Description
Entry title: Structure of tRNA bound Ba1Cas12a3. crRNA; targetRNA: 81 nucleotides with solved positions. The structure was determined by electron microscopy at 3.2 angstroms resolution and released in 2025. The reconstruction used 116,277 particles. The entry also models magnesium ions. The entry also contains Ba1Cas12a3, not shown here. Dmytrenko et al. published it in Nature in 2026: "RNA-triggered Cas12a3 cleaves tRNA tails to execute bacterial immunity".
Context: bound to proteins that are not shown
Parts: sequence; structure tokens; C1' cells
RNA sequence: AUUUCUACUGUUGUAGAUGAGGGAUCUCGCUCCUGGAAGAUGGUGAU
RNA sequence: AUCACCAUCUUCCAGGAGCGAGAUCCCUCCAAAA
Repeated sequence: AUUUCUACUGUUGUAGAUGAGGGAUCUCGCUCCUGGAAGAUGGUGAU
Repeated sequence: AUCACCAUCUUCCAGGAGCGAGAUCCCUCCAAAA
């Protein structure tokens, strides 16, 4: 080593199971983009 | 020492999109005769 999965696995493969494709809502973990608020720090101008 | 502006930049919130895990859910799978 299989139409597909799991454990093995090459002198004929072995043992069990097997309805697939695409999509919807929600919960947790994360990233990028756009907008809002709070705030350190350089500098500039009024006082 | 007060108020205004440019800039680097820190956190939190809102919306859009995308990836990973779990739960519930839905449809399709047999039609035509000139």
C1' cells in the first nucleotide's frame, strides 16, 4: 500500500466501518482593512 | 505657563472580509419530442 477513515503493511495485502456535494445560524481562537475615542514623546505658533 | 497645529507612536471600541475548532440545521441527487 485503500472509492474514504482507523490500526498495521508488502510472496496473492489483512481486520472493522463507510451517503456524497454545496450551503445557513451561533460560540471560541486569530489576522488584514476602514472609522471613532483616551493618551506618551520631538517640534512649531500664541500667552 | 496656558491654548492651537504637524509628526513618530501605545491601548480600547465599532463595521467589512478571511482562516482554525465545536454545536445545531437545509436542499439536490429520474424527463422532453420534432